[PDB]
Context: bound to proteins that are not shown
RNA sequence: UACCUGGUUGAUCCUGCCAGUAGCAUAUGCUUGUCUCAAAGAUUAAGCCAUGCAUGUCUAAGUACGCACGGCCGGUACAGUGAAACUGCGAAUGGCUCAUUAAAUCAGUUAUGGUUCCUUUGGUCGCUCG
RNA sequence: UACUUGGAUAACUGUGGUAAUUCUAGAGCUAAUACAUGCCGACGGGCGCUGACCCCCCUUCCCGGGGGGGGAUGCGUGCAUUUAUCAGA
RNA sequence: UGGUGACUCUAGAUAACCUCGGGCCGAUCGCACGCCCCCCGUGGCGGCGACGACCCAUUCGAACGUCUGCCCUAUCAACUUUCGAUGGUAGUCGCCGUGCCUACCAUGGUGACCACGGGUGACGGGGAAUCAGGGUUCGAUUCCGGAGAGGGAGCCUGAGAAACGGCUACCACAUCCAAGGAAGGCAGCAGGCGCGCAAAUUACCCACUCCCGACCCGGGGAGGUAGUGACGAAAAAUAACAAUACAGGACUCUUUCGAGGCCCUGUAAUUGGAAUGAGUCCACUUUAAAUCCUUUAACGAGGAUCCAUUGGAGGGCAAGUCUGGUGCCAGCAGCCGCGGUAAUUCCAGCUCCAAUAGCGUAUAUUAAAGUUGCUGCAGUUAAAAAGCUCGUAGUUGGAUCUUGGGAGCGGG
RNA sequence: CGUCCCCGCC
RNA sequence: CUCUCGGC
RNA sequence: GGGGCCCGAAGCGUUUACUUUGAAAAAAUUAGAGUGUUCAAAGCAGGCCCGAGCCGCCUGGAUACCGCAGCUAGGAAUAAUGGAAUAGGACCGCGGUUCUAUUUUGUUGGUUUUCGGAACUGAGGCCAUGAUUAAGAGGGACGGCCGGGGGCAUUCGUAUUGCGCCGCUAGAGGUGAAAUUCUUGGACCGGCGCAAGACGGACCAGAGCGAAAGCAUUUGCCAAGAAUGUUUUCAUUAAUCAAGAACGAAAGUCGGAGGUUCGAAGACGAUCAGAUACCGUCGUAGUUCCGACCAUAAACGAUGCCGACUGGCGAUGCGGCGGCGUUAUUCCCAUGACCCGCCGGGCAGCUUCCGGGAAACCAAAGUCUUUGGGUUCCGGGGGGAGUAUGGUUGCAAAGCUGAAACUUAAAGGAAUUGACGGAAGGGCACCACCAGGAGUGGAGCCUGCGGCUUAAUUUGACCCAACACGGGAAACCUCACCCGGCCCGGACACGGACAGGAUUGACAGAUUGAUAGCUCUUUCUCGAUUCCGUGGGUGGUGGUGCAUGGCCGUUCUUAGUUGGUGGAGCGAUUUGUCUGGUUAAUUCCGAUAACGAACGAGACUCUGGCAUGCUAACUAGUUACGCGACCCCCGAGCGGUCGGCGUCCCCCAACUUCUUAGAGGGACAAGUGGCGUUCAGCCACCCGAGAUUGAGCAAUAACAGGUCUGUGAUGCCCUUAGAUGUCCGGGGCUGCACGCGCGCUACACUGACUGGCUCAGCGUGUGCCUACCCUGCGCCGGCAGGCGCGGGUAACCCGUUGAACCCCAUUCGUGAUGGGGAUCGGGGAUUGCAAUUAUUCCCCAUGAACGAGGAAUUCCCAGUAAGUGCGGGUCAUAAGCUUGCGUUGAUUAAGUCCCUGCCCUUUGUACACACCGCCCGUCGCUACUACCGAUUGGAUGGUUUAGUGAGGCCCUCGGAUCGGCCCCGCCGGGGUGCCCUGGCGGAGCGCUGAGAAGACGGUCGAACUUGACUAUCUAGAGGAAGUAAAAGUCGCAACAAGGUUUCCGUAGGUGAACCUGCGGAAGGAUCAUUA
Repeated sequence: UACCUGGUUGAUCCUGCCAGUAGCAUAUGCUUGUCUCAAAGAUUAAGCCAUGCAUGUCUAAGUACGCACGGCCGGUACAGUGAAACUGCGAAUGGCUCAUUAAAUCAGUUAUGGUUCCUUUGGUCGCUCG
Repeated sequence: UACUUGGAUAACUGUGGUAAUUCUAGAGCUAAUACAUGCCGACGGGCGCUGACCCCCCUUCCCGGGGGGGGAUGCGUGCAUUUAUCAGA
Repeated sequence: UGGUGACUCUAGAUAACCUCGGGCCGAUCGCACGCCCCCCGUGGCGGCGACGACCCAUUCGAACGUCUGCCCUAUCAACUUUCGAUGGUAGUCGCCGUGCCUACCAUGGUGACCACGGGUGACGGGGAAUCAGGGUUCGAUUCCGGAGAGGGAGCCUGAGAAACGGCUACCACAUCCAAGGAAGGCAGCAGGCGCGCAAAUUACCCACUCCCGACCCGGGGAGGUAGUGACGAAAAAUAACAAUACAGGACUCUUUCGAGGCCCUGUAAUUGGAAUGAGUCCACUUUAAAUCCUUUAACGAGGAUCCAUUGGAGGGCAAGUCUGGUGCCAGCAGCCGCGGUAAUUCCAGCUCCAAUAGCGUAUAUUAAAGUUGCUGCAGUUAAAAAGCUCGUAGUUGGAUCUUGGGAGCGGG
Repeated sequence: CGUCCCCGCC
Repeated sequence: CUCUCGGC
Repeated sequence: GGGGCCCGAAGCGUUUACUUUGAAAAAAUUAGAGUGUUCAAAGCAGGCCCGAGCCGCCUGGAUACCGCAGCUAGGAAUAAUGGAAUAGGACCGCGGUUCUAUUUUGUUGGUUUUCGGAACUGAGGCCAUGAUUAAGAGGGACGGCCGGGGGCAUUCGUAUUGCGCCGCUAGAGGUGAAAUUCUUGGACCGGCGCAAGACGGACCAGAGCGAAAGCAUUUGCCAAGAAUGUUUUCAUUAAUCAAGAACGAAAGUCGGAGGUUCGAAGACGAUCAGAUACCGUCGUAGUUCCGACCAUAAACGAUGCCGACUGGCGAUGCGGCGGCGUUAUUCCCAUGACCCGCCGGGCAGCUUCCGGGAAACCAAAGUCUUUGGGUUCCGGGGGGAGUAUGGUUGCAAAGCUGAAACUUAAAGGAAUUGACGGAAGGGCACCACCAGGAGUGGAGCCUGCGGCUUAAUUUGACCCAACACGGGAAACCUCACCCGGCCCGGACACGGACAGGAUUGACAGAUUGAUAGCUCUUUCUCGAUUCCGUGGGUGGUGGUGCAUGGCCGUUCUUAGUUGGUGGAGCGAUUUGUCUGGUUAAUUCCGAUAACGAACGAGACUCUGGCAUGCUAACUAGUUACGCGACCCCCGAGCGGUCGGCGUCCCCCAACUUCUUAGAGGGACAAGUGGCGUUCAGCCACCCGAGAUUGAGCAAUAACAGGUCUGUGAUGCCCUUAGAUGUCCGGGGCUGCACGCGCGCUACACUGACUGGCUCAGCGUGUGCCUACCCUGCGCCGGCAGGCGCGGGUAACCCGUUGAACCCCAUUCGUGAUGGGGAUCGGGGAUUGCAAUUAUUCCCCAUGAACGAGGAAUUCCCAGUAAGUGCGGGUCAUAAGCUUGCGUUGAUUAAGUCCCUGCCCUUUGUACACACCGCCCGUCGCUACUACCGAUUGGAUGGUUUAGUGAGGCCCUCGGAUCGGCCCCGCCGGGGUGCCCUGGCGGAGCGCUGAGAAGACGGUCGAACUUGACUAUCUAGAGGAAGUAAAAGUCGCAACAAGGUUUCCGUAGGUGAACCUGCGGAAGGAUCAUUA
């Protein structure tokens, strides 16, 4: 580096395939001094799970009479540190597997003038005649 | 009631059930940016109709009409939504 | 009024409803605290914000849509349509536009340009191995979308679920029971059982990445780190020199007996000098806390025994006509073949061959394979032209319609 | 742009 | 390459 | 309301495909920019002056590709599309029939108007008025043709068969050879007729027609077609072609007509071990026509169709064109026919370095890596397998479509040289023939085998290449077989026994055959040399010649085999070595891609053929010399013989002709004549010792050729101290009913007997171990034989080798006769130890067959055959064997492949470990994978008809509790004789409300039942295949002409390979078969 050889045979030209031959992924076998990265239950079994964990949360700014603490000080009137709980918010995200699914998902381009949407932002929140 | 509206329900205390859970009823409480109701302000007024009443102008030799205005008193008169109608060089 | 190419659009009015399973117009919470008594001893004026709104816009998005693209299969050829399949009209819901559903209407639509059907050891694609080129295979994987949480059914809250670390019922399985019930789904992270040739620790932490929550302070088997890891990709120790003696090689004078002088190879023969890690190892450093990695103290090599290994010795593809045992038996041997006594292939010893912290075997796949041939085959005798003709898909289909002419603009 | 190779043209 | 305001 | 310093937008002298740019591109990876410092894999980081007040500046974190689909702006070759042909055509304008949006316009409003669009309609002008040529494209028309092109109706032919007859016989028919059968009731035959149904010979062939399968008497009719010709016609209308369709040899099926001839099935007759077949005779179905099926073949050109290019030469068909001539219609053109060409369409050879191909072979089987004109069918190593299953066609047989599992390293094509052949053609061979001659096979016998028992009485050797070969004629050995019996040469190494004894030998008495101390009792004698066990050599005439080495023999003693350089090839290889002539001979000569050569013949070597040649040979002779013996005779005669004397101590002579041993020519087809391609070569002939004188060696290689019993050449195995050794003895190797090979003796009158006479050469002849030689002379004996005396170690002696039929005389005279002499007895010498189971010989004896022998074979051509002997090999003595030497000693033929075999070529050939070859089937046994299969088998999915229906959702009901509002009454508050507000009890079977449990109707619906369809996976008694085999049983189908060419289809049959019929091909031996 745009490559063969052996194999039908008394030996030779052909057809023709395989044997060797080079990489590639899963494991097996013998051995294995060091370090830098790094794959790792999908294959038959998307079969069944003991056990432990993986979703909780508070600012000056919703609620605070918990004998859990604690300052002023019992003439005042709403202190605060704060369990737990109500209230609003996240849990439809994340992560595992490909069972299912064959113009279907999806890959490239377009529309929703055919619709909606807590979330952040920009308007509006005296617009109405009681 | 508008210088602030009605109620119960939490934790908590006191009681209980079974073998039981992230199980829980019945009583006294308390509150929310939880639920329900809801006010004055906010602004003096305009508009379309319905419009009594009042004022003015002109034809009219007569006296009837033809046109302008004010206007008390009544219904509505924002956004969101459902509708039917009109103008949209 | 505005704009689009076109909306029945965003606007202005004319007349009503405006849902009691009720829309909007603050009954909300903290911070520092101030100005006015004017017609008044307490009334008004006040800022910084947060909380959810009636509606509009934007964004995260969400779902239904236009054109274009998939593996094998005719021993799947005429199929969908009385039950909605193809379309129209009037209705129903559906966030909105439709056979989503309903009723009436003439039958329609799809198919050899491969429908309808089935299989797949098929989720798709962005993508992976290899290489003249053209190409052949593999795609769950950590990326972007879909589906699932044993199965398919169902549903309340929520904006967004037809949700399974939510519930209900059924089907197998099965947890506890005091026999009156309760309580379930690890194809989430570890770990276990069962099938297997075939795959890890019942570890540590929110510091890095971001995420959730009223919100800087808490949580995260998401994530990071460590334990196993010849599973893949590298970078890499296992020893360099000297003069001795010999075998010598390359040279210089001569080519005569040949001697002398510089570099190099070999010798379990000679020692040596300096050097070095692999492992002990007080320290440092990294790290949420720890280890190796990067350094540094004291150790640490002579057979430096601190022993590199997998398969052969006919070929392909590099080595033995070495010595024994065995004697077509064992075996070796991918193909021929190697084995009846003196085996270059069998089993042992020595020596050589490949790669090296590697190698072989087993199996899948690519190039080889011009052995699927578009690139790029063959059909007289090696496999093969239908007996021949017709004919439709489909394939391929002759020239013929303005060519030159001085344009000048640049070089030969 | 002379024949020929890269520019719109009377 | 057209024909309409030879539309700055 | 309007001068060139303008083209922004409402269009497109039309629409696609493709090309380029541009716009659209979620991250990673990949290509790759820069980036270091442990290189890189990786990471997007880091780099940069520092007195540090430096109260820190800059930079990177880019690009490329993103298939296809769609956005856009150009390009306007290439690919298809339309414009207008009956003008319903473009451009401008004019006149009528109508509607309509904004503006100048009516008076405040109220239409009087245009301005402009959407069209219909009428007449003209105007556009050069609008149709590209007509493809060596197609379609179509016309005219002449042209054709075994198809179809329907007649007619003719000869042949076969049958029938009627007429004349003859016993025959006829058929096979390599035989038969079944028809036959005196007359078959066959010849003649005349009639009927039947097929088929159209010689014409008829590398010729025609059809798309193929196919098509042949004359005539009529119907429809069609190729080529040609054309200044006609349409103007792309164009070719193979999925799906689909029609025709389609022969055979087969159904049906209806008659069976003339052939002829499946079947039968009968021959041939063999079998013959289920070939051969012959019948013979149904079939072979014939008609309608419908069946759709197969080697339907082969084992070779798709359309289209362009791509040498030539001699021919054939058609059509068209030109012509010198010949010839008939004839008298002209003209029409025919032959010859020369040209043009287009063909079926075609033949040569050819076009070319390609692996080659065989082919102008297509070319234009093919220098790879693309269009396209269909169709193949993808060999089997399984054209199988299973599904589908479809058929009456069946079967056809069309058509897998998988599993299994194998080859199957295949072409070509190279041999071999084989029951293939062809030639040459050669008395181990093949002919004319011959000795004959064998007929008898008796010597001897060599197979078979019988014995103790074995034999081995190796069985067509040439075995049987007198093993050098096999062995009384002891030879001896290898059997029966018996001893020691020992078992070296060497290891351990004891052991001079107090490890041993060897022996007299004596008994066995044994042994005067064998081998054994039993007795004791003696030598002394480290032995013996006993363990390892380990020995020997073998044991086995294996299928381990072999060595050799010889045969194919082969005929004429056949290998390089260098050139030629043919891709090549393995071949030519060289050849059509032809010739020889014993590829020897030689010639055409020739062979020239030089070489191996083998040849050539060479061994013995006999000769000079009046040479050399010189007492180990030989010749001539003489001086003798003697004699013969006749005078004493005679140069008388005649002597192998009687000597011419190596000699002068008392030489020489080689005859006896042989050294060297040289002569014989080479040289000379004449004839045949011959005037060459090679063949024959007659004269001179010549002879015109072919006989023998040794004798190319590579093949023999499973034989020998191990030829060696102390040998591998391996085998008995080894009760040896398969060595030692001794005896027996048989020969036996004996029978068959086989070579041989001897004769079957007589050419004979045999007796007596006489005359000739021979090769050659051995006294030994190492080994005694054993040839013999002479003389005597004895009837004979083999014996005794005494010598020569030879050799041209010296036998020996002048006086051999045998042969030449002469007598006898026997056609009588199994004196001959032929087998078998037996007696006597004796011979050789050794030995002779019986007689080595052999001598004498007397018995005295069987043997009138020349059927087949059927062998050897022999000139000194040959043959007679007949005699040497050497063998040996103590020896031959009926064998090799040679002789004497006598003729004819047959100078030819071929007729019978049996070799050589050469052409060469079929799956044969290549050489036809003693590969290969084939049924029938058997032993092991696996799929298949079929009763079981209305089983299981798991999916889509559904019809019903039931958990849970959940919506509506209509319904109402266990929880509230408020109104009605009564009591307890109070306030003010000037009257009105508003708080707390308490019930519901006035009241009103207004939130509402849990629960019921009805409406929808999917988990799940369930049934049924249907569909997919996959699975059991199964039994059945039937495919896989490998060590290689088991029949004969042999294919390979040759494989003997019945083969294969292909159909049909049919069969133990099997296989057989039969109809067709259809060359993979059968035959580019060809003559006017």